[PDB]
Context: bound to proteins that are not shown
RNA sequence: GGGAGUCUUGUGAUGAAACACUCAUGGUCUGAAGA
RNA sequence: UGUGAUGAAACACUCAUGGUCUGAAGACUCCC
RNA sequence: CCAUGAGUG
RNA sequence: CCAUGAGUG
Numbered sequence: 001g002g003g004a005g006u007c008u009u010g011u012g013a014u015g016a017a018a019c020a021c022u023c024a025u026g027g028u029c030u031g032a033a034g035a
Numbered sequence: 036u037g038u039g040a041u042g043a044a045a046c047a048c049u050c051a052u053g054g055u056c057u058g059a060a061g062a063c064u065c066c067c
Numbered sequence: 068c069c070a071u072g073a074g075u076g
Numbered sequence: 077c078c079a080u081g082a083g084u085g
Stems, first nucleotide, its partner, number of pairs: 002066003006062003015056001019076009029042001046085009
Other pairs, nucleotide, nucleotide, family: 001067cWW002067cWW005063cWW006063cWW009059tWS010059tWS012058tSS012059tHS013058tHS013060tSS014057cWW030041cWW031039tSS031040tHS032036tWS032037tWS032039tHS
C1' cells in the first nucleotide's frame, strides 16, 4: 500500500461551553447656592 | 446652607409559558 | 459592576 | 440566557 471479513450502532455512533454560592483588597456621584 | 446647597438608575428573590445541541459513525481482525 | 488572592455545594 | 403574564423581602 492493494483485497478481505468481525463486533457495536437511529432503542443513537461522532463532535461539543452543566450549575449554584462565601470570604479578603482596591477602583466608591456632584460641590454653592437654596425658600 | 461647605458641620454639604443643587442635580441624580438602592439592593435580595419566587412562580407561570414559549424559545431546548449534532445525526452515522466508532473499535477490531485475517490474506499478499 | 470591574479586576486580583483564598474557598464552599 | 431571552421574551411575556403573576408575585416576594
Entry title: Crystal structure of box C/D RNP with 12 nt guide regions and 9 nt substrates. Shown are 85 nucleotides from a PDB entry: RNA (C/D RNA; substrate) with a sequence from Sulfolobus solfataricus. Crystals were grown from: 2.0 M ammonium sulfate, 2% v/v PEG 400, 10 mM magnesium chloride, 0.1 M HEPES. Keywords: 2'-O-methylation, guide RNA, RNP, TRANSFERASE-RNA complex. It was solved by X-ray diffraction to 3.31 angstroms. Primary citation: Yang et al., Proc.Natl.Acad.Sci.USA (2016), "Box C/D guide RNAs recognize a maximum of 10 nt of substrates".